[PDB]
RNA sequence: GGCACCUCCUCGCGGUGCC
Numbered sequence: 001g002g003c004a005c006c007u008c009c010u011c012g013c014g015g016u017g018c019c
Stems, first nucleotide, its partner, number of pairs: 001019006
């Protein structure tokens, strides 16, 4: 940087892990 899971849910993201 990105992906998966949960989360979130009251106005998008985030956290662990990994590539």
The RNA from Hepatitis delta virus has 19 modelled nucleotides.
Method: solution NMR. The entry became public in 1997.
Entry title: THE STRUCTURE OF THE ISOLATED, CENTRAL HAIRPIN OF THE HDV ANTIGENOMIC RIBOZYME, NMR, 10 STRUCTURES.
Kolk et al. published it in EMBO J. in 1997: "The structure of the isolated, central hairpin of the HDV antigenomic ribozyme: novel structural features and similarity of the loop in the ribozyme and free in solution".
The entry is indexed under CENTRAL LOOP, HEPATITIS DELTA VIRUS, RIBOZYME, RNA HAIRPIN, RNA.
The entry is an ensemble of 10 models.